[PDB]
Context: bound to proteins that are not shown
RNA sequence: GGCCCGGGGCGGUUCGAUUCCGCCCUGGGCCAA
Numbered sequence: 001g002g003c004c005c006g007g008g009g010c011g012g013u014u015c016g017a018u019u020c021c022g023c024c025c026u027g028g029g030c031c032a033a
Base pairs, nucleotide, nucleotide: 001031002030003029004028005027006026007025008024009023010022011021012020
Other pairs, nucleotide, nucleotide, family: 013017tWH014016tHS
C1' cells in the first nucleotide's frame, strides 16, 4: 500500500438509508516484497 471482517462518529443523495455514494477516528485477520 491493497484485500477480508468489526466497532464510533459524520457528509451527500433519496418519499424513505444500517441498506446506495463518500469522509473522518478506530479493533482484529490476511497478501506481495